[PDB]
Context: bound to proteins that are not shown
RNA sequence: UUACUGCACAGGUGACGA
DNA sequence: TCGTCACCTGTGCAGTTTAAC
Numbered sequence: 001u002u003a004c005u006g007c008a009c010a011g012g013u014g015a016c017g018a
Numbered sequence: 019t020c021g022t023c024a025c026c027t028g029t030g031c032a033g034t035t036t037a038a039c
Stems, first nucleotide, its partner, number of pairs: 002037002004033015
Other pairs, nucleotide, nucleotide, family: none
C1' cells in the first nucleotide's frame, strides 16, 4: 500500500494485587 | 511466581454500484 466499515481466525498480552 | 479481570495485537477478505447530501 486511497480508505472507511465489518467479520473471521490466530497469537497471546496488559493492568491490579500479595 | 501466581490469582484475578480484562482484551489487546496481526492478518485476510468483502462491500449501498461501500465512500456521512
The RNA with a sequence from Rhodobacter sphaeroides ATCC 17025, together with DNA, has 39 modelled nucleotides. The 2018 paper behind the entry is "Accommodation of Helical Imperfections in Rhodobacter sphaeroides Argonaute Ternary Complexes with Guide RNA and Target DNA". The entry also models acetate and magnesium ions. Released in 2018, the model rests on X-ray crystallography data to a resolution of 2.15 angstroms. It comes from the structure "RsAgo Ternary Complex with Guide RNA and Target DNA Containing T-T Bulge Within the Seed Segment". Protein in the same entry: Uncharacterized protein.